Annotation
Shown are 957 nucleotides from a PDB entry: RNA (GOLLD RNA nanocage, nucleotides 109 to 833; GOLLD RNA nanocage, nucleotides 4 to 277). It comes from the structure "GOLLD RNA nanocage (env-38)". It was solved by cryo-electron microscopy to 3 A. The work is reported in "Naturally ornate RNA-only complexes revealed by cryo-EM" (Kretsch et al., Nature, 2025). An Rfam search finds the family "Giant, ornate, lake- and Lactobacillales-derived (GOLLD) RNA" in it. On this family, see Weinberg et al., Nature 2009: "Exceptional structured noncoding RNAs revealed by bacterial metagenome analysis".
Context: one part of a larger RNA
RNA sequence: AAGUGAGAUAUCAAUUUUUCUUAGUAUGUGAGGGUAACACUUUAGCAGAGGAGAAAAGUUGACUGGGUCUUUGCAGAGAUUCAGUUGAGUUCGGAAGAGCAAUAAGAAUAACUCAUAGAAUUCAAUGCGAGAGGUAGGGAACUAAUCCCUCCCUAUAAUCGCGGUAUUCAAUAUGAUAGUUUACUUAACAUCAAAUUGGGGAAACCCUUUAAGAUAAGAUAGUGUACGGGUGGUGCCGUUAUUAUCCUUUGAUAGAGUGUACCAGCACCUAUCGAUGAAGUAAACUUGGAAUAUGGUGGUAGGGAUACCACAUCGGGUAGUUAAGUAUUCUGUCGUUCAAAAGGCGGCGGAGCUUGUGAUAGACCGCUACCUGAAACCACUGCAAAAC
RNA sequence: AAAAUAAGAAAAAGUGUCUAUCAGUUUUGACCGAAAGGUGUCUACAUAGUAAUGAGUUGUUCAUUGCCACAAACACUCUCAAGGUGAAUGUGAUUCUUUCGAAAGGUUUCUAACACCGCAAGUGUGAAUCUGCUCGGCAGGGUAGAAGAAAAUAAGUAAGAAGAGAGUAGGUUAAAACUCAAAGAGUGGUUCACUUAAAUAACCGACAUUGGUUGUUACAUCUCAAAAGGAUGUGGAAACAAAGGGAAUAGAUAAUCCUUUUAAAGACAACUACAAUAUGGUGUAUUCUCAGCCU
RNA sequence: UGGCCGCCUAUGGUCGUCAAAUAAACUACGAAAGUAGGAUAAAGUGGAAUAGUAAGGUUUAGCUAUUCUGCGGUUUCAUCUUGUAAAGAUGGAGCUUGAGUAGGCAAGUGAGAUAUCAAUUUUUCUUAGUAUGUGAGGGUAACACUUUAGCAGAGGAGAAAAGUUGACUGGGUCUUUGCAGAGAUUCAGUUGAGUUCGGAAGAGCAAUAAGAAUAACUCAUAGAAUUCAAUGCGAGAGGUAGGGAACUAAUCCCUCCCUAUAAUCGCGGUAUUC
Numbered sequence: 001a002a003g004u005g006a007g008a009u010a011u012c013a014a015u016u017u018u019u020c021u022u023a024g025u026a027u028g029u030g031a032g033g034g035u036a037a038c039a040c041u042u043u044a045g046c047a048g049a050g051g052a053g054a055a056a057a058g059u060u061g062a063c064u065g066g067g068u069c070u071u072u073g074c075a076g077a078g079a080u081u082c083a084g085u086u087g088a089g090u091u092c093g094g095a096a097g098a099g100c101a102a103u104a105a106g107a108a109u110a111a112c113u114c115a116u117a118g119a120a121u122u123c124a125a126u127g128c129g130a131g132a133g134g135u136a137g138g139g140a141a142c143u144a145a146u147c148c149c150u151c152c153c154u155a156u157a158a159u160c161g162c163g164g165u166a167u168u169c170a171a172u173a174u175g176a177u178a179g180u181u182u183a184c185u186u187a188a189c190a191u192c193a194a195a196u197u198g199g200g201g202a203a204a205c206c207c208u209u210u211a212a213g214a215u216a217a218g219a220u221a222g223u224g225u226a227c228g229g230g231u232g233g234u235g236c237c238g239u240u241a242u243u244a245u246c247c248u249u250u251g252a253u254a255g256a257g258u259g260u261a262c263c264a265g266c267a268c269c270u271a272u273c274g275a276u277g278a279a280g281u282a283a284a285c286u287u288g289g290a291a292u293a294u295g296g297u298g299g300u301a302g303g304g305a306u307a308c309c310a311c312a313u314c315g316g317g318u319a320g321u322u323a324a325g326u327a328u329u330c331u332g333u334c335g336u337u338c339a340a341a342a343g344g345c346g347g348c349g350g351a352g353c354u355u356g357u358g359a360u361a362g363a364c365c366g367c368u369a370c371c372u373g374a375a376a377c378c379a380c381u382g383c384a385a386a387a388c
Numbered sequence: 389a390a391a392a393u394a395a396g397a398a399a400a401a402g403u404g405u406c407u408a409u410c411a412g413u414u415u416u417g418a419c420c421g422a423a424a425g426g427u428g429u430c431u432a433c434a435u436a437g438u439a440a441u442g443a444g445u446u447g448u449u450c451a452u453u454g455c456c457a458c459a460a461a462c463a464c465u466c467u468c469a470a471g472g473u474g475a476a477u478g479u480g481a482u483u484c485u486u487u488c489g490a491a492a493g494g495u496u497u498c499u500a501a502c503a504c505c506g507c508a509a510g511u512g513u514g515a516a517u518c519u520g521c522u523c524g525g526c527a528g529g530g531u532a533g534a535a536g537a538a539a540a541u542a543a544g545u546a547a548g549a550a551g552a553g554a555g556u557a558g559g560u561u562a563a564a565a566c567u568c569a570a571a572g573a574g575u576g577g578u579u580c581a582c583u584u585a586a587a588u589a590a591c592c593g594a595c596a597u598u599g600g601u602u603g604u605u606a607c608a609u610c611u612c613a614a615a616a617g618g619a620u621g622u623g624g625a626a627a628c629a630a631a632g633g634g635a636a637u638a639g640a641u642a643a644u645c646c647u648u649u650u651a652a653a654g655a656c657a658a659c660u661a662c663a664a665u666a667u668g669g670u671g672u673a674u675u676c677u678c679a680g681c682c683u
Numbered sequence: 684u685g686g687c688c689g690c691c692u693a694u695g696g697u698c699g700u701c702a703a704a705u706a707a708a709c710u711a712c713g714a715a716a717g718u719a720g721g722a723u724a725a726a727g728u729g730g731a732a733u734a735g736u737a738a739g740g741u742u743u744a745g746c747u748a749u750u751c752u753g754c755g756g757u758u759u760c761a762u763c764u765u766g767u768a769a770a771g772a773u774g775g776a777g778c779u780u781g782a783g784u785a786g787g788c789a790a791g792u793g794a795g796a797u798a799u800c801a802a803u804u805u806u807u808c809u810u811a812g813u814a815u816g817u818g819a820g821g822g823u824a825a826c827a828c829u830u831u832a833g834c835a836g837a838g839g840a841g842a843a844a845a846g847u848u849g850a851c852u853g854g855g856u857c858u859u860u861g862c863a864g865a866g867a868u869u870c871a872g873u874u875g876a877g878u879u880c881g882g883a884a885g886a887g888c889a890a891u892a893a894g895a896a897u898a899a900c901u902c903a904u905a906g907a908a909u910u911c912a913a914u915g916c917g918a919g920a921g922g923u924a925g926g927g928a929a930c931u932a933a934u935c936c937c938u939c940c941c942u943a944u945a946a947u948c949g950c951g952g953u954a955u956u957c
Base pairs, nucleotide, nucleotide: 003116004115005114006113007112008109009108011105012061013060014059015058016057017056018055019054020053021052022051027047028046029045032826034040035039062085063084064083065082066081067080068079069078070077072384073383074382075381076380089100090099091098092097118169119168120167121166123164127162128161129160130159134156135155136154137153138152139151171294172293173292174291178286179285181283182282183281184280185279190215191214192213195210198207199206200205218246219245220244221243222242223241226239227238228237247277249275250274251273252272253271254270255269257268258267259266260265296311297310298309299308300307302937303936304935305934313374314373315372316371317370318369319368320367323355324354325353326352328636329351330350331349332348333347334346335345336344337343358410359409360408361407362406363405364404365402411567412566413565414564415563416562417561418560419559420558425598426597427596428595429594430593433447437455438454439453440452441451442450443449456480457479458478459477462474463473464472465471483552484551485550486549487548495539496538497537498536499535501513502512503511504510517534518533519532520531521530522529523528571583572582576592577591578590599660600659601658602657603656604655606622607621608620609619610618611617623677624676625675626674629648630647632645668682669681670680685698686697687696688695689788690787691786692785693784694783709720710719711718712717727754728753729752730751731750732749733748734747735746736745755779756778757777758776759775760774761773762772763771764770791904792903793902794901795900796897797896799893800849801848802847803846804845805844806843807842808841809840810839815835816834817833822828823827850873851872852871853870854869855868856867857866858865877888878887879886880885906957907956908955909954911952915950916949917948918947922944923943924942925941926940927939
Other pairs, nucleotide, nucleotide, family: 002287tHS003119tSS010106tHS024048tWS025049tWH026048tHS030044tHS031043tWH033041cWW033825tSS053212tSS081132tSS093096tHS110286cSS111179tWS122165cWW126163cWS131157tWS131158tHS175288tWS175289tHS176288tHS177287cWW180284cWW185883cSS188216tWH193212tHS194211tHS196209cWW197208cWW217247tWS224239tWH225240cWW248276cWW248278tSS256268cWW280884tSS301930cSS306933cWW307932tWS320400tWS321366cWW322356cWW338342tHS352635cSS353642tWS357403tWS368400cSS371394cSS412570cSS421555tWS422431tWH423591tWS424676tWS425678tHS432553cWS433436cWS434448cWS435445cWW436448cHS439714tWS447553tWS454716tWS460476tHS461475tHS466470tWS483554tHS488547cWW489544tWS489546tHS490545tWH491543tHH492542tHS493541tWW494540cWW500514tHS524528cWH554593cSS567568cHS568570cSS572585tWS573581cWW573586cHS576625tSS582586cWS598679tWS605653cWH612616tWS621651tHS622651tSS623673cWH628649tHS631646cWW633644cWW635641tWH636638cHS667683cWW671679tHS672678tHH673677tWH684699cWW685702tSS704725cWH705724tWH706723tWH706777cSS707722tWH707758tWS708721tHS713716tHS724757cSS725756cSS725778tWS791907tSS798894tHS812836tWS813837tWH814836tHS818832tHS819831tWH821829cWW869920tSS881884tHS910953cWW914951cWS919945tWS919946tHS
C1' cells in the first nucleotide's frame, strides 16, 4: 500500500436420481339390474399409466510418471517443462465400423480474508548466472578394423533468480463529492406459463375459470458500427453499439369521475411532450476538493485543555559536591638527597582546630569527573552433522 | 556459560527539598532578685472615704459644697409585742527602722487572832467589813456576789518622740511567633548609654551597728633536708601574670574553656570605754572604693 | 349608666366619652455623677454569649431563665427645607408587651369516602337449530337423473353483565430536636394512549393530563374565613450572574465554598364579613 502475491466465493453446458402437475385422466377387470328367449348393452367396486411440462438435490468439464527451480542434507507444498493414458465433442456411413486418436466453458473483488515498508509498471538496444526438450559439433572407451546405440563436454535457449535505464504513487483529524454488500416492504399489487373448466361463431377464431411454476429489470424484432469464432458459401454464432415497440421509476401541461365530514388542496384514471433502468426504508463500510488545526517517544496535579521538562540504540560501577585563616603533629601525590634500610629538604592537597554559613541526624531529587558491558542477519512449510 | 581481577594526584560539582531532635531571639503572664565591704530588720501610698474649688508645705495639712458606707439624740406611724418612714450630729486611706514605755480586766491564795466584857455587839491593833438564797432552838454550816490585801501574768503589748519616702539593674519558667548587633568597644562594675573605634550622661536602695587591750582557731607568703619549729599579714571589684582541661590512641596547644592572681578572719571569746560635726591626712597597693583611726 | 377583653349570658378586671398601664420626654436643684416631682405611644420576626434542670462518679442533647444584637413597628429630642406648612430629609435616645374562670356559638376551613366520560378484553343471550356440510332408504331411468329421514353446525351484525387502562421510578426542601413512616412542594428520567407524513416497510411531535358536586355523607379545628400598588421578617428547589479558597513554573474549564435573583411555604399587619 484502490500497488503486488496467495486463499476463499459466482455463472455456463451436458447428464443421472427423486418429487410435483396434466389425473385418480386414458386403459384393464367386473357383482347386480334392464331388455331379449336364448342373446344385446355395460353400471357399483377394485387396479392404474406412458409421453410432455416444472422444481429441488448430485455427478462430469481430466488423470498418471520423469527432469529442473525455491541457501546446504532428508520428507512435503508450490511454480515451470517433457512423455503417456482415458474419450466428452466432431467428420464419413441405414447399421456394423473407420478417421481427427481436438488437452482446455469461465469473469470479478477500494467497500471479502491473510501476507509484503519501500513497491509497481516499462525498455532495439540492460549486465551476469542457472536451465527442460529437440537439433548440430567434438571427446573418452570397446575392436584385427569401421559405423550406430549407451557415457562425457561445448553451442543454440522454453522458463526463472539477482542488478541497471526511464516513468508513477506515497503523514493525521473535522468535512463536501462519488459508491457495493446485508436486511425489510415482497412475489403484496401486477405480468407470463405445458395444460384445464364454462360459452359463442365459419367445422383451428374470440371471451371466461383453475394451475404445478417463473420474472424484483429487463423482454421481443431490425440495422449488423466495433471486437472475436465457424463454413463449400450465405444465414447471422457470441459480446458491445444503435433504431422501433412493450415493461419499471418520475416531471410538466389539459380533461372526466369518485373518495377524504364540507370547500380548497391531494390521491386515482385517460391524452400529449421529456427524463429514468427497478423504486422506497434501516444498519454497517469505502473514497476524501477547498479551508482550518495538527504532525518522534516518555513523564507532570482530584478530572481536562493550554503549557513545561528529559532523551536521540540500551545498561552496570567508582570517587566527589559551603568559604577564609592556622603554632605543633599526622597523611596522599610529584621532584630532589641518601649504597641499602631508617630519614632529611621543597611544590600542590587532605584530616584536625578557630571564625562565618543557626547546628546535628535520616530520607529523596539533581549535578560534576572517571572505569567498563551489550545489541545490528536470506525461510514456501517441518526435522537435522557422523565414524572405531 | 556466572562473579572477582580496573575507577592515580590536582582541577571541576545544588551550603537543594522534606521530616525529626536541639539551641537562640521578640511579645505577654507568673515566680524570684541589689551591679561600690560584713551583720540584723525591710523595700507600701501620692495632698487622702469619693468628686470639685481655694489656701499652705520641712509627707500628703486645713476650710467649704455634693454623693456613698456604718452608728445614731429626736419626730411621725403601728391595739401590746415584733416592725416601718424621715433625720440633727459623729466615724471611715496607709509602709519600714531606731528609741522610750504603761493601765484595765482575768487567774491562784486570804475574810483571822488577841485584850476589856457572864453571854450580846461596843471599843483598840489588823486587808479581814457587808448582801441575796438555803439548813438548825441558839452559837453556826452550805452556795452565789460586792469591797479590800499579797503574788505571778497581761508586756517589752498599747501610746509618745526622732529618722526614711526605699523590690532597682536584671534572672528563671510557661504559651505563641520567629532565626543572628541573638555581635563589639569601654568601665571599679551594670545598662533601655555608645559603634569599628574611643569618649559622653544615668545607675550600684532605706535605718541601725561594725571602739580599745589581751588571747584562740583557720588561711596566705617567706624560712626550715624530712619531722619538730620560726617571722610577717588578712574588706570588696578588676588588670599584668601563672597553672590545668580538649584533636592525630603515644607527644604537643596558635585559638577556645575552667581555676588561680582577689591573705574569703577586717571572724570568734574574755575584760573595759565613749561623741557636737565638716574639711584634710592615713588605711592604700599596678588601678578604683567602703569600714576604722588621727586632726 | 357608657367603652375595651371574638359573639350571647353570669361573675371578674381596666378605663371615663380622641374613653389600658409604664419608661424616655418635661419641671426644679447641681461643675459632673445624680437627687426630688411627673404627662403619654406601640405589630412583631431572626441570631449570639452565660446560668439552671439533667439516677450513682465523669463526659453530651433537649428545654427553662438572665443579658447582648440585625431588620421592622412606636414615641421623643436636635439640625436643615415648607410656615400662604402640621409635611419631608439627615443625626441621636427610650420601649418592643396587659386583659381570668364557667356553659353555648362553624351552610366557614382541612382531610377521608362516594359519581360520571372515553378506549379495550373475556363470558353470555338474540337473529337460529337459520345458512352451510354429510347422508341410509324410496321414486323415475336402463344404465342414469332428483334429493328425503338421521347426524354435525357457523361467520357477521345487535344487546346485556363483569374486568382492565387514563401513569411509573429517583433526588432535594418543609411539617420543634435525633431515628423510621405519611402528606405537601419542586427538579430529572423512563414507558407510549393520541396525532401528523406514507399502499406498506418506516420517520417526526419523542403532546404529562377526561372529571364535577356534597347545609340535609364521615372525622377534625373555638375563634375562623376572605381581601390587600403599595404589609414586615425568616426559610427555600432549579436556572443564570458576580466573587473566594485550593491545585501549578504559569493560565483556563469541571468539582468545592459564599453572595444576589426567588417557584413554593411558615408566623405577623391593614380592610371587610359571620